[PDB]
Context: bound to proteins that are not shown
RNA sequence: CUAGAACCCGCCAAGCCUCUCAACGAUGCUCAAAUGUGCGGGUCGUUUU
Numbered sequence: 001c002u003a004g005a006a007c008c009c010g011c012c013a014a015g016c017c018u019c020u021c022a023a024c025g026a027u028g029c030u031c032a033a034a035u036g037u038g039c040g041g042g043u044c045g046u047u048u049u
Base pairs, nucleotide, nucleotide: 004044007042008041009040010039011038012036014030015029016028020026021025
Other pairs, nucleotide, nucleotide, family: 003046tWS006043cWW015033cWS017026tWH019028cWS021023tHS021027cWS023027tWH029032cHS
């Protein structure tokens, strides 16, 4: 700052067992703990009283 210091979806570098799993670290999480201000992509036209 009401087309924005907006919202959404994937991918990456690190890490950890709060969840969940045949695995005991990935089939998990990044909005647990931790941590980067990383990247590409997409919609939204501003009063039905």

AbiF ncRNA from an uncultured Prevotellaceae bacterium: 49 nucleotides with solved positions.
The PDB entry is titled "PbAbiF dimer bound to ncRNA".
An Rfam search finds the family "abiF RNA" in it. Rfam 15.1 lists 282 matches to the family in 274 species. Rfam classes the family as a small RNA.
Zilberzwige-Tal et al. published it in Cell in 2025: "Reprogrammable RNA-targeting CRISPR systems evolved from RNA toxin-antitoxins".
The entry is indexed under toxin-antitoxin, RNP, RNA-binding protein, HEPN, TOXIN, TOXIN-RNA complex.
It was solved together with Abi family protein.
The structure was determined by cryo-EM at 3.56 angstroms resolution and released in 2025.